[PDB]
Context: one part of a larger RNA, bound to proteins that are not shown
RNA sequence: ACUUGGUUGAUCCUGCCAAGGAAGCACACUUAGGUCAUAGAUUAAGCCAUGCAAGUGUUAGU
RNA sequence: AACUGCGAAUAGCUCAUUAAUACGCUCAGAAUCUAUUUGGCGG
RNA sequence: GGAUAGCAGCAGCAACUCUGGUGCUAAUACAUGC
RNA sequence: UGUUUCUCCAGAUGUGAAUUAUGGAGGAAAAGUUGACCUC
RNA sequence: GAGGCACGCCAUUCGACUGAGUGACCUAUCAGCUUGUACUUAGGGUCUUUACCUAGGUAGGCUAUCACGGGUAACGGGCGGUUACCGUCGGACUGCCGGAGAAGGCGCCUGAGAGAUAGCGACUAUAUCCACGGGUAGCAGCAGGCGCGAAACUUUCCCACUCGAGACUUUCGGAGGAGGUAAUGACCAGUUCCAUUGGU
RNA sequence: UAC
RNA sequence: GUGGAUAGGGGUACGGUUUUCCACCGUACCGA
RNA sequence: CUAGCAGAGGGC
RNA sequence: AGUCUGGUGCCAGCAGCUGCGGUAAUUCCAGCUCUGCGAGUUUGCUCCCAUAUUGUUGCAGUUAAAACGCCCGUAGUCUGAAUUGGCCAGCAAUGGUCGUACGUA
RNA sequence: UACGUUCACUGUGAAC
RNA sequence: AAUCAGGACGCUUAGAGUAUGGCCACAUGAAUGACUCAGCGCAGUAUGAAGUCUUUGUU
RNA sequence: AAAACAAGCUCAAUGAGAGCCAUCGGGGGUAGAUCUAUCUCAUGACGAGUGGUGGAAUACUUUGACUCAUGAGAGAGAAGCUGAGGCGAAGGCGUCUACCUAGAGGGUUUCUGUCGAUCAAGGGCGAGAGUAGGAGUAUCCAACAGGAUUAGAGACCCUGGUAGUUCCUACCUUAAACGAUGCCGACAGGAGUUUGUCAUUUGUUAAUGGCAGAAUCUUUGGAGAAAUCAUAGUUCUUGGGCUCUGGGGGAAAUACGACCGCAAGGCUGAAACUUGAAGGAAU
Numbered sequence: 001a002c003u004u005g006g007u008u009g010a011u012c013c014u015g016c017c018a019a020g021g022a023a024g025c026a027c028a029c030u031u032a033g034g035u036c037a038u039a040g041a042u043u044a045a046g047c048c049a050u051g052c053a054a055g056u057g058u059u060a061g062u
Numbered sequence: 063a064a065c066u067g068c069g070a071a072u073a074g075c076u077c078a079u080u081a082a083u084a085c086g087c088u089c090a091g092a093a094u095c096u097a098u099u100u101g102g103c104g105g
Numbered sequence: 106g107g108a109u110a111g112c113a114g115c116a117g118c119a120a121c122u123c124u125g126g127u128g129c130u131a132a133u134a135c136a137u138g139c
Numbered sequence: 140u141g142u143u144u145c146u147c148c149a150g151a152u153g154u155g156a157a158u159u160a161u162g163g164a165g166g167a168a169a170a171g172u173u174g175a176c177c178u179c
Numbered sequence: 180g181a182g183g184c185a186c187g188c189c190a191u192u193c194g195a196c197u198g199a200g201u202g203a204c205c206u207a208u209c210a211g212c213u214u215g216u217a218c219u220u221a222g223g224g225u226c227u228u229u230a231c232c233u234a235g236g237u238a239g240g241c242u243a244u245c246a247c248g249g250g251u252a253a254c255g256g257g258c259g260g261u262u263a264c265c266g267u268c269g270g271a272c273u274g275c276c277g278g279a280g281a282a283g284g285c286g287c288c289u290g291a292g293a294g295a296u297a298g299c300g301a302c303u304a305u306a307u308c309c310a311c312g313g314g315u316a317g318c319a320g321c322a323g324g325c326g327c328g329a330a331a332c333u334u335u336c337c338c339a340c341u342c343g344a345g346a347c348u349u350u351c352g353g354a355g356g357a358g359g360u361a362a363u364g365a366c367c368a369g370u371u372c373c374a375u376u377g378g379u
Numbered sequence: 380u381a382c
Numbered sequence: 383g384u385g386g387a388u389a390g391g392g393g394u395a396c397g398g399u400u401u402u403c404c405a406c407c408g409u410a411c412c413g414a
Numbered sequence: 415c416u417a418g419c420a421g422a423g424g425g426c
Numbered sequence: 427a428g429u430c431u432g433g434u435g436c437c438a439g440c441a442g443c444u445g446c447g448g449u450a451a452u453u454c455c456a457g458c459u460c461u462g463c464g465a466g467u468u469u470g471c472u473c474c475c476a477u478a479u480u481g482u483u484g485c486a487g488u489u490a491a492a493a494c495g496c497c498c499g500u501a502g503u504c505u506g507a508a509u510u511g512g513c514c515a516g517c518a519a520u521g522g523u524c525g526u527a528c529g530u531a
Numbered sequence: 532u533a534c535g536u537u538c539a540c541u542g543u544g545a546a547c
Numbered sequence: 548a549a550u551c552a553g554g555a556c557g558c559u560u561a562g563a564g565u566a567u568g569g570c571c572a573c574a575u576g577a578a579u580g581a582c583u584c585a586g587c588g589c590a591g592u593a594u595g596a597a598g599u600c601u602u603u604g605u606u
Numbered sequence: 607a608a609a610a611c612a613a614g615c616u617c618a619a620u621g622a623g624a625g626c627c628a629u630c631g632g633g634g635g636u637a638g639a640u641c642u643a644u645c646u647c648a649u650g651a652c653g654a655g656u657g658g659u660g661g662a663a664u665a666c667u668u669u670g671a672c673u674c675a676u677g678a679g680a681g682a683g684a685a686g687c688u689g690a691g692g693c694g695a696a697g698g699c700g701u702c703u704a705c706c707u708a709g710a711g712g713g714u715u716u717c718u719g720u721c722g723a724u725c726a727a728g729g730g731c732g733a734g735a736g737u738a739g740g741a742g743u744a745u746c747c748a749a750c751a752g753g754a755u756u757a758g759a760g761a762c763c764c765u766g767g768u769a770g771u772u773c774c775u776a777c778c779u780u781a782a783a784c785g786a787u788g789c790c791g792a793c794a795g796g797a798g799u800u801u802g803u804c805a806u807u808u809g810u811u812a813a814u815g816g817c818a819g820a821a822u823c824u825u826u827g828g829a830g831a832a833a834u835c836a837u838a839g840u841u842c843u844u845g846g847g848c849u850c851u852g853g854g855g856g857a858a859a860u861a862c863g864a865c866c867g868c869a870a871g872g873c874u875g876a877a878a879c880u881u882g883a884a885g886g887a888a889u
Base pairs, nucleotide, nucleotide: 003019004018005017006016009889011887012886013885020475021474023472024471025470026469028467029466033367035365036364037363038361039360040327046325047324048323050322051321052320055068056067066346075280076279077278085202086201087200088199089198090197091196094195095194100190101189102188103187115125116124143167146164147163148162149161178181204250205249206248212240213239216238217237218236219235220234221233222232223231254277255276256275258269259268260267282303283302285300286299287298306315308313333358335357336356337355341354342352343351344350372386392412393411394410395409396408397407418463419462420461421460422459424443428458430457431456432455433454439446440445478844485852486851487850488833489832493849495731496730497729498728502724503723504722506617507616511524513522514521515520536597537596538595539594540591541590542589544587551580552579555565556564567574568573605610621721622718623717624716625714626713627712630709633707634706636704637703638702639701640684641683644680645679646678647677648676649675650674651673655666656665692699693698736777737776738775739774740773741772746770750766751765752764753763788848789847790846792840793839795824796823797822799820800819801818802817803816804815805814806813828835829834854881855880856879863874865872866871
C1' cells in the first nucleotide's frame, strides 16, 4: 500500500473524462505577535542618468 | 606627495553559447610548467 | 658610477584621472662584479 | 665554480619498467649564482 | 650582539596544463558518413605529447551495440519535489563544486598565472557631448530608473563579526554584517478562563 | 447541557 | 441580566542587547 | 480591541 | 452541511463532471440556520501521485483498441544432459573414516 | 613447502 | 562538505544549532550508515560463461 | 630418429539433420486422350408461335425459327462418388494415362553429435479484381442499350451486349488472406469417432494397444466481463525462450516528405482543431 460521479430501461465490462492528495510560479479575499530564510532566473545575455564597489605605510625599501 | 614592491587572473554577478571536447568518477605524468611559503644546497 | 619620478617654473584644449619642455636629487628600481 | 646544449664512455644502494638519476672525458655559449642593502 | 631582505639551483606547497578509460535529453518523415579525414617516417611549433601545422609514403578510420545529420521552451554535478517498493519529473539559483561570458565578434601587451574586460587596440551596433576641430561609455558588481511582462524590495547605516589584499595588530573591502519594505516559504502561537440564576 |  | 478572575495586543520608564538604531529578552507602573 | 475564507443535489 | 421562507421564470445566472433555471428552483439572486478548514483560504497554468492508463517488478491483444497473409532469413535475444563424491558425529563452522589416483624439483 | 586457467556472481577489505 | 537517514544534548518547546554539563579549575561530544554504478586486492567455486588448432596433438 | 601422457575428441535427449524400408495423398509441373453439356453451321422432318414473368413487353419467328434426328467444328469445364474426409508454408488443390519433381507421418540395436528457437533489415510465394504485349473468344457478363415496375428507378426483374472470364510473357502485392486466436517447449480428464502406418493375436477390409494427424462429445477441473475455451487452463499462489502490435472517440486507410509502381495504388505516418462518450457481451 484507500477510493467515488459520468455511456444503459436496468446489468456486468473495456475505457477514458472528471473529482481527490502534494509543490511553485502567478491572481484574489482576509490578517494580533515571535524567531528564521529568501526575493528582475522564466521575457529583453535589452538599454542605462547619478553615488559607490581594489587598493596598498611599517620604529625596519626611498 | 610620489617612485619601488606585491595585488588587481581571486571574490561578486549571470546561464546566452555547449549533446560531450564541458561536468562526474577512476587512473597518469617515464611527455610538462609553477610567483609566494617552507627545507636544502649555493655564491 | 649616470638617469629619471614627485618638487620648481614657462605654456597650450570647447574637454579628460591627456600632457609638452626644461632645472635638479633618490634606491632592496636599473647597469656594473673580486 | 655552476646553468643551458651537443658528442662519447660507463648506467645506481632506485623502479613493475628507462642507455633514467648520477659519474667521467670532451667542446661551446653567454641567456650567468659575483649579499656593492634597511633598523637598534 | 639580535631581527629582516635579496640573488641562483633542486625539492615542496597552493595549483595549473596535457592524455586515457567510462557515464547520461529526444529524433529513422536523419543510413551511410569522413579528405588533415586514419596510420606511418622526417621536420616546425609548444610548457610538454599529438595533424597542433608543413612535408614525403601508404589508403585508411567511424557505422544497425544507431555512425552522420536535425531538435532542444539543454550550462553539467552535489542534490530538490513526488512516492509503500521499482520508479518518475525538475535542477537559472540550489546558501557548495567545476565550466563559460562581460553590447557583438576578433587581436594583443604586462605577468608565476589573462587571449583579462571597473587592462589596452580596431571594426560593428546602440547612446551621448561638440566652441562642428573632434571625441567620450560599457551595471550578466551594490542600490536606483526606463522598457519588457502574469511576475520579483532600500538610491539607508557599517568595517565590530566571518575573512581577504598589502609595506600590514593601525589602511581598505556594496565580499560581508544589520536594519527597512513583501501572505512568497518554514516552524511556534492568541482571540479568554473558573463559578451557578432562570428558559431546552 | 448553550442560549 | 448576573458572579468574579487572568492575560498580550498596546503604552511609558530603566536594565540587558548590538559598531548604531529597530525588534527582541528581562523589571515596575498604566488596562475592565 | 482580536475571523475570515469556501460551501450546504450527487461525487463530498 | 437545508427538500427552510422570500425574489427570478430555459431569462439573468450557476456549473471542473454529471447537471440545475420553461412562474411550486433541495444547484440562480438574497436573508436565516448549518457545515468545513482556520490566520489562513479559494482561483489559473505546469507537474507528480490516483494509474498495473507506459507495465524490470507489473498491464492488455478470439469478439471491447491491439498477432505481420505465408515461408526463408542476417543483426539481435535465447541456447537439453554430463565433470570429486559417499559415510559417521550436527546445531552449524568444521573434523574424522571409505577411495591412493604416487606430477612440481 | 609455494606453484598448476581466468573472469561473471557472493563475502570481506581498500579507495571515494 | 552540506543535504538524506541517524546518535548525543530540555535552543522555554518546535523547526533548528553543534553544542553542553560540573561553584574550586574537571569531564567531554562533534559517532556511524547511505550517497554507489564503474575501477582495485585477497578468499570462496553452487550456478553461468570462456579455456580445449587432431585424416593425429603436447615436451 | 626413439620415447611418455590409460594421450584425447562425453551421452545418443519424447532436440535437430542426413540415410535406409514399405506404404500414403484432389502437393506441384508438362503432354495427350475422355465424358456429357452449351453455342454455331449444314442436311432432313413438321407448320405458328417460341422466349420470358408476379404480370407483361423489348426480343427471335412461314426468307420456316421453337422442339425432334443424324453429321462436323469450336472454346470452357470435369456432374454424381464428394464427407465437420485427405494433401499443401499459406494462397490453394477432384475424369483417365505416361512423364519429371517435392515431402509430412510410420518403422529403424543405420550415421553425425547440439549442428538448435525466434526474428529489424533483406529475399521469395501470394485468392479475385486490375495493368502491358501476343494467342483465343463457347458460356456468363462491370459499362452500355432497350423493356417493364415506380411519384422518380441512374436499381432490384426481363431481352441483348464489349472490356474481362481461358492460354503465354512481364507486372501489381491487396482481402472478413478469419481459428478475427503469432512461433517453439512442458505438464494437467474421461468418452467414443476417424485418416495414415506399424505391433501382438486368425475377432485379420477385424479386435486391442502404440506414435502422427483431423474433428467431436461431457454430470470433469480451472479460466473469463460474459458469450464461451482441453486451450482462451497451470497468472496479485503474478517470471520457460523470442518476435510484432494497442494506450478514450473523432480529425486520420488523412496531410506533408520519402521509397517501390507503366498506372491504378501500396508502404511508412503527423498537427491544428474537436468531443463525453464511441464500444463489448448478456437480460

Notes: Solved structure of RNA (18S, nucleotides 1 to 953) from Trichomonas vaginalis, 889 nucleotides shown. The sample was in a buffer at pH 7.4. The entry is indexed under Trichomonas vaginalis ribosome, rRNA, rprotein, RIBOSOME. It holds a match to the Rfam family "Eukaryotic small subunit ribosomal RNA". Its Rfam clan is "SSU clan". Rfam links the family to the GO terms ribosome and structural constituent of ribosome. It was solved by electron microscopy to 3.35 angstroms. The work is reported in "Cryo-EM structures of the 80S ribosomes from human parasites Trichomonas vaginalis and Toxoplasma gondii" (Li et al., Cell Res., 2017). Entry title: Small subunit of Trichomonas vaginalis ribosome.